[PDB]
Context: bound to proteins that are not shown
RNA sequence: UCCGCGGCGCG
DNA sequence: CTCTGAATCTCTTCCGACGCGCCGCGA
DNA sequence: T
DNA sequence: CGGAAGAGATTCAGAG
Numbered sequence: 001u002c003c004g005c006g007g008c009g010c011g
Numbered sequence: 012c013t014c015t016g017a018a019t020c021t022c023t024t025c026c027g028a029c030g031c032g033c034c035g036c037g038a
Numbered sequence: 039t
Numbered sequence: 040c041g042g043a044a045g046a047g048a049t050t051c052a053g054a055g
Stems, first nucleotide, its partner, number of pairs: 003037009012055016038039001
């Protein structure tokens, strides 16, 4: 008090 | 037979819902 | 870097 | 990954 990336999940 | 314009072809760029929830990870 |  | 649009480059036809 925090930039996310990936992933599943429900609408 | 040559030059210019138009047409066609090739290459590059843009777009391809809104919302929440957990988990992991992070030279 |  | 495909489709559409734009820009640039190359080719073909018409006119001279």
The RNA, together with DNA, has 55 modelled nucleotides.
Among the 5 different proteins in the entry, which are not shown, are DNA-directed RNA polymerase subunit alpha, DNA-directed RNA polymerase subunit omega and DNA-directed RNA polymerase subunit beta.
The 2026 paper behind the entry is "DNA topoisomerase I acts as supercoiling sensor for bacterial transcription elongation".
The entry also models magnesium and zinc ions.
The reconstruction used 49,760 particles.
The structure was determined by cryo-electron microscopy at 3.8 angstrom resolution and released in 2025.
It comes from the structure "RNAP-TopoI complex on bubble scaffold - consensus reconstruction".